[PDB]
RNA sequence: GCCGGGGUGGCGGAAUGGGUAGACGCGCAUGAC
RNA sequence: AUCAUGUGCGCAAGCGUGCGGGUUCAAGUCCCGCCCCCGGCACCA
Numbered sequence: 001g002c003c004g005g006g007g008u009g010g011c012g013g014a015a016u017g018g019g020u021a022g023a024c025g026c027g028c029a030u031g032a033c
Numbered sequence: 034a035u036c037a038u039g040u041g042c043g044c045a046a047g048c049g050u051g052c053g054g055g056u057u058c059a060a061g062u063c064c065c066g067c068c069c070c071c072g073g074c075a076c077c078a
Stems, first nucleotide, its partner, number of pairs: 001074007010026003019058001027040006041048002051067005
């Protein structure tokens, strides 16, 4: 420098024929045993 | 230790998918320019 793929939350990560971003989980924070 | 409820950010106006523009009623998704990361790099260009 060229080529393929990527940058999302405290964390791993969901969702692109535009149309509640953050599913599920972890962690945390309160309520109960 | 275990269930149950809450948990993007901010006290708030409000803000939020790498940065800067733009299209749209609507953008993580589309257009233009660009940065950083990972992996590959033989030849052509």
Shown are 78 nucleotides from a PDB entry: RNA (TRNALEU TRANSCRIPT WITH ANTICODON CAG) with a sequence from Thermus thermophilus. It comes from the structure "Thermus thermophilus Leucyl-tRNA synthetase complexed with a tRNAleu transcript in the post-editing conformation and a post- transfer editing substrate analogue". Protein in the same entry: AMINOACYL-TRNA SYNTHETASE. Rfam match: tRNA. Rfam's curators write: Transfer RNA (tRNA) molecules are approximately 80 nucleotides in length. Their secondary structure includes four short double-helical elements and three loops (D, anti-codon, and T loops). Further hydrogen bonds mediate the characteristic L-shaped molecular structure. tRNAs have two regions of fundamental functional importance: the anti-codon, which is responsible for specific mRNA codon recognition, and the 3' end, to which the tRNAs corresponding amino acid is attached (by aminoacyl-tRNA synthetases). tRNAs cope with the degeneracy of the genetic code in two manners: having more than one tRNA (with a specific anti-codon) for a particular amino acid; and 'wobble' base-pairing, i.e. permitting non-standard base-pairing at the 3rd anti-codon position. A reference for the family is Hou (1993), "The tertiary structure of tRNA and the development of the genetic code", Trends Biochem Sci. Its Rfam clan is "tRNA clan". Keywords: LIGASE, CLASS I AMINOACYL-TRNA SYNTHETASE EDITING. Taxonomically the source falls in Thermus (Bacteria, Thermotogati, Deinococcota, Thermaceae). It was solved by X-ray crystallography to 2.9 angstrom. The work is reported in "The Crystal Structure of Leucyl-tRNA Synthetase Complexed with tRNA(Leu) in the Post-Transfer- Editing Conformation" (Tukalo et al., Nat.Struct.Mol.Biol., 2005).